[PDB]
Solved structure of RNA, 19 nucleotides shown.
The 2011 paper behind the entry is "An RNA-Induced Conformational Change Required for Crispr RNA Cleavage by the Endoribonuclease Cse3".
Crystals were grown from: 0.1 M SODIUM ACETATE, PH 5.0 4% PEG (W/V) 6000.
Entry title: Structure B of CRISPR endoribonuclease Cse3 bound to 19 nt RNA.
Method: X-ray diffraction, resolution 1.44 A. The entry became public in 2011.
Context: bound to proteins that are not shown
This record gives sequence, structure tokens and C1' cells, in this order.
RNA sequence: UCCCCACGCGUGUGGGGAU
Repeated sequence: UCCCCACGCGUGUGGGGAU
């Protein structure tokens, strides 16, 4: 190491990614 949501857990955590 593709996109999006939340956050006074960020040498990150949790959630979503049909019609």
C1' cells in the first nucleotide's frame, strides 16, 4: 500500500463498500 463513515483508543481502533 482502492474508496467511504465515526473518533479528544492514532508505533491507530471500530464500521461499511448489491438492488